[PDB]
Context: bound to proteins that are not shown
C1' cells in the first nucleotide's frame, strides 16, 4: 500500500487470496 | 426506515 467493489493484503513486482446484485424507494 | 419494487 494499489482494487467493479469490500476485507486481508504485498502474495514475487503496477499485483494476491477470497467474497461480490445493481438500481430506485422509505424518517 | 425495515423491507419494499424491478431486475
Nucleotide at each position: 500500500a494499489a482494487u467493479u467493489u469490500c476485507u486481508a493484503c504485498u502474495a514475487a513486482g503496477u499485483g494476491u487470496a477470497g467474497a461480490u446484485g445493481g438500481g430506485g424507494u422509505u424518517u | 426506515a425495515a423491507a419494499c419494487c424491478c431486475c
Record summary: Entry title: Cas12a-PCPS-dark. Shown are 34 nucleotides from a PDB entry: RNA. Hu et al. published it in Nat Commun in 2025: "Scalable modulation of CRISPR&#8210;Cas enzyme activity using photocleavable phosphorothioate DNA". The entry is indexed under Cas12a-PCPS-dark, DNA BINDING PROTEIN/RNA, DNA BINDING PROTEIN-RNA complex. It was solved together with LbCas12a. Released in 2025, the model rests on electron microscopy data to a resolution of 2.6 angstrom.